C1' cells in the first nucleotide's frame, strides 16, 4: 500500500479511529 473494516464526522472522499488478507 490494494480490498475489505469499529465509530465520529462528513455529499463523497476521506481526518480521526480498530484489525484482517494480498
Nucleotide at each position: 500500500g490494494g480490498a475489505c473494516c469499529u465509530c465520529u464526522c462528513g455529499a463523497a472522499a476521506g481526518a480521526g479511529u480498530u484489525g484482517u488478507c494480498c
The RNA (internal loop in the Y-domain of poliovirus 3'UTR) has 22 modelled nucleotides. The structure was determined by solution-state NMR and released in 2003. The entry is indexed under RNA internal loop, RNA. It comes from the structure "Structure of the pyrimidine-rich internal loop in the Y-domain of poliovirus 3'UTR".